[PDB]
Context: one part of a larger RNA, bound to proteins that are not shown
RNA sequence: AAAUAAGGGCGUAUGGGGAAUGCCUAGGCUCUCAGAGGCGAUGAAGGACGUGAUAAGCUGCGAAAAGCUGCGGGGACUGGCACACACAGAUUGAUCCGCAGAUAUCCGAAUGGGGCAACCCGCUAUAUUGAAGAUAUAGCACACCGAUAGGUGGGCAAACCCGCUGAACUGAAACAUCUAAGUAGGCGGAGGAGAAGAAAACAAAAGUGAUUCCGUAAGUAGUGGCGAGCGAACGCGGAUUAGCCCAAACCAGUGCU
RNA sequence: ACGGCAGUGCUGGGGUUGUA
RNA sequence: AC
RNA sequence: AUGCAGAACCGGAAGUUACUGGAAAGUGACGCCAAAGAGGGUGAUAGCCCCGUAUGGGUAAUAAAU
RNA sequence: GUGGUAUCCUGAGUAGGGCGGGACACGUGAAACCCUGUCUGAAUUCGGCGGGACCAUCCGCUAAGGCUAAAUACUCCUGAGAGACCGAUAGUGAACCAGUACCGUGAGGGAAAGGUGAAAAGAACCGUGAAUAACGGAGUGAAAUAGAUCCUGAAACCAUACGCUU
Numbered sequence: 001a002a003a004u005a006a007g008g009g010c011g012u013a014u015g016g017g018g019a020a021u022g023c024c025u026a027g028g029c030u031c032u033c034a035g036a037g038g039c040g041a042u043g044a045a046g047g048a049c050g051u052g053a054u055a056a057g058c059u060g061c062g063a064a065a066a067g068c069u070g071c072g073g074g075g076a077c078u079g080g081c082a083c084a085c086a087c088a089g090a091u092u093g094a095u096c097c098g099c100a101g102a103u104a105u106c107c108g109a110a111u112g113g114g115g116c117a118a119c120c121c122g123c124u125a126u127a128u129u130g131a132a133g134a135u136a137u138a139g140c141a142c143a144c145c146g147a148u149a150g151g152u153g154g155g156c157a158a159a160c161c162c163g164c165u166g167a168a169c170u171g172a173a174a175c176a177u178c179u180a181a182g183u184a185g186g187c188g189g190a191g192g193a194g195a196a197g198a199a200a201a202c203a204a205a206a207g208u209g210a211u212u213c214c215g216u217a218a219g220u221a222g223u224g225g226c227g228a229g230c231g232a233a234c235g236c237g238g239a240u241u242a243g244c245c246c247a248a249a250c251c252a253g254u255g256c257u
Numbered sequence: 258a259c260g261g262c263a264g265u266g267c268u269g270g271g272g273u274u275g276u277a
Numbered sequence: 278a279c
Numbered sequence: 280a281u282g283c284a285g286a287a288c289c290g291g292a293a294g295u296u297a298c299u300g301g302a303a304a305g306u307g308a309c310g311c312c313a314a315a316g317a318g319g320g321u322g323a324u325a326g327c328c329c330c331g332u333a334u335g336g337g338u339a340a341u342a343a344a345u
Numbered sequence: 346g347u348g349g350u351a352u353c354c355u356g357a358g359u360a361g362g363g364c365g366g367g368a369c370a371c372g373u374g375a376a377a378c379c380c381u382g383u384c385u386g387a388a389u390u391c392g393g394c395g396g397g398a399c400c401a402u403c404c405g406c407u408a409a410g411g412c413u414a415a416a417u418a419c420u421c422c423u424g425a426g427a428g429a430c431c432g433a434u435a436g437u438g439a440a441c442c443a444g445u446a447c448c449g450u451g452a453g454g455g456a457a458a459g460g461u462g463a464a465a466a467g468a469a470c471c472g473u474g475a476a477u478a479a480c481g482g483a484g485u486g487a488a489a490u491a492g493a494u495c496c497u498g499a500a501a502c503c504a505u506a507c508g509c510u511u
Stems, first nucleotide, its partner, number of pairs: 007511010022496001023460002027431002029428007036420002038156002046107003049062003057081002068101006077089003112121003122140006142153004160191001162188004171178001175225001201208002212239005222230002243412003246356001250270005256264002275390001277355001278352001279349001280345002288336002294309005310327002312316001318330003361385007371397001392407005447454002467495001470482004
C1' cells in the first nucleotide's frame, strides 16, 4: 500500500512447543571355560581432615601427602579428569607398565582414662627456661597360656555348608489333626568346599561289600480328619575310588599311697 | 617285715578284629 | 595278649 | 643342580589408478598376502592406512622330570 | 612268620526297660530302627545286636573311641570369550559427580538427567538497542532452519497469510 464479517468454520503453507520415532553407544543381563574364596593389634572394612606453580569438585596419595626407593620392560615426550596464559623436567635416557619395599595424620575391634566418632584429659622414663603455663620420643586395655624374655583372640565381610532355635498368611472351597515348613527369620563356628564316610550294613537260600552325586526303580510299597496331601527303599546303569590310627590284656623304667 | 607286694599315675614297646 |  | 611352564614385553604379510563426492574405505580396471578374511578406529562401507589377529620369541619371584 | 591246651583283654550308669517327646515316606497304629528330659538298670565270645510287634531256627555284623582326598553346591571376585540378550519410560535403583538430590527424629524410602560438529574451527568485527537481553550482517563449515534448549526431529497445544462460506 491493499484487504476488512465485530468474529467464527473448513483446506493449504509457513512458524513457536515438545519430545516421541529412526540411527549410535559410555552402561547393563544371562552364561561358558580355568582359577581363587578373605582383610585385621606390623592396627581391618568404612570414614573425617589435609596434600597442587595455579585448585571448586572428582581421582590418587598421607605432614616423606597427584608422591619416595630397588630390580626388569620400554625409547620421546611428560607435569590425572584439565584446557588457556605459563613455569619446569627429560636421550647422561625421563613419562609410563610388572614385581618387590619405605612413609602411612585423626576416628573406627580402638586397646592409657573418658566421651556427644573424627574430641578432651593423663602416668612413668628421658631433653627442652624445666619451673609454673606447656611440649618432642618410647611404654601404658582385656581373656588365655609361658615358669620366665613373649605368643594366641577380639572386629568386618557375598553365596555354599554345619549346629541351636523357629512362625504365620495359604491349602484342606469353613476349621482344630494335617499342610504351608523345619520354609522365612534370629544366633555361633570353620573351609575352599563343608557334612558324611569304612558296617553291632543290606539282601534272602543266590549274593554285594566305606561315603558322596546323576538316571531309573516310582508317583511304586506305604502313610493320611485314609481328607487335602506326603512319599521311600531293594535291585540296576554311571562319575570317583583309599584306607587307616588308639583304650584294654602284657613287658620294662619311674613318682605317690 | 626288714624279700617285697597291691592299688593308682607318667614314658617307651606291644596291640587293634567277626573266614573273630 | 600267652 | 640343569632345561620346559611363569609379569610386563619383542616382532608380526600384502593397493595403485579414473569418477562421484566436503571428505573414499564406495563404483570400474588391473595386482598381492593368507597357519593372518576375529574385531576396533580413521571426514561414507578397508584382508593389503593404523591398532591388531594366526604362527613364533623373552621373562623376576616362584617352578618342572631326572 | 607258622601252629597251639588253659588263662586274660575287646570302650558301664553303657545297651535295654517305664514315663513324655522328636526324626525316620511312617499322624500310636500290628510300630521295628535312631536321640533323650526323668527314673531304673545287664553278660563278656556256648557273649551281644539286627533281619519292621513278638517267639524258635537260620543269615549277617561286632555298639557304647577317632581321622580321612575324589566325584557335589555357590560367586564379594579374577583372566579369556559368547548371546535368533536390552539399546536410554528398555537394560541393574543408578550409561550422566546415584544409593546422589529430595522425604522422615529414626529405622528407612528414593528419583529425573546420553547425542553440536570429522576436527570447536564454539561466531574476530559492524549496526539497532541503556545493555556482554535479543536480533540483523560479516567470517568457520558440506550444512548455523547443525549456535551450545545444538543429530533427525512427529502428536497434543499456541499463532499468521491466502481461497470458499457464515
Primary citation: Jha et al., Nucleic Acids Res. (2021), "Structural basis of sequestration of the anti-Shine-Dalgarno sequence in the Bacteroidetes ribosome". This is an experimental structure of RNA from Flavobacterium johnsoniae, with 511 nucleotides shown. An Rfam search finds the family "Bacterial large subunit ribosomal RNA" in it. The literature on the family includes a 2002 paper in BMC Bioinformatics by Cannone et al., "The comparative RNA web (CRW) site: an online database of comparative sequence and structure information for ribosomal, intron, and other RNAs". The entry has 50 different proteins, among them 50S ribosomal protein L21, 30S ribosomal protein S11 and 50S ribosomal protein L13. It comes from the structure "70S ribosome Flavobacterium johnsoniae". The sample was in a buffer at pH 7.4.